This is an experimental structure of RNA (HMKT-7) with a sequence from Haloarcula marismortui, with 24 nucleotides shown. The structure was determined by X-ray crystallography at 2.75 A resolution and released in 2016.
RNA sequence: UGGGGAGCCGAAAGGCGAAGAACC
Numbered sequence: 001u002g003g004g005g006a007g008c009c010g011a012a013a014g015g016c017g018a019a020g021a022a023c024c
Stems, first nucleotide, its partner, number of pairs: 002024002007016003
């Protein structure tokens, strides 16, 4: 690449994410 489909990171402030999170 492909599958998947809304999570992920951070003590916090916040940061990343359908222009595709986790997971495979």

Huang et al. published it in Nucleic Acids Res. in 2016: "A Critical Base Pair in K-Turns Determines the Conformational Class Adopted, and Correlates with Biological Function". Ions in the entry include magnesium and sodium.